[PDB]
RNA sequence: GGGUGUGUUUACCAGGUCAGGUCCGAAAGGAAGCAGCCAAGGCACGUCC
Numbered sequence: 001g002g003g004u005g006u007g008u009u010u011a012c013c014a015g016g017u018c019a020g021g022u023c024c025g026a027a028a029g030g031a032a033g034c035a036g037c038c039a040a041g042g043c044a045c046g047u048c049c
Stems, first nucleotide, its partner, number of pairs: 001049010015038003022031003
């Protein structure tokens, strides 16, 4: 450092999904997307190369 396990941590700054809300549309329908969650990362500890 890599694989992997566990505990902890992380508002937004092109991860996924996206309650709720918003947007566009006469409509049918589209579009972006917070929180959450998942993922990812950070800090540790165990284990393997």

The RNA (4.5 S RNA) has 49 modelled nucleotides. Entry title: Variant 8 of Ribonucleoprotein Core of the E. Coli Signal Recognition Particle. Crystals were grown from: 20Mm NaOH-MES pH 5.6, 200mM KCl, 8% Isopropanol, 5mM Cobalt Hexamine, VAPOR DIFFUSION, SITTING DROP, temperature 293K. It was solved by X-ray crystallography to 2.5 angstroms.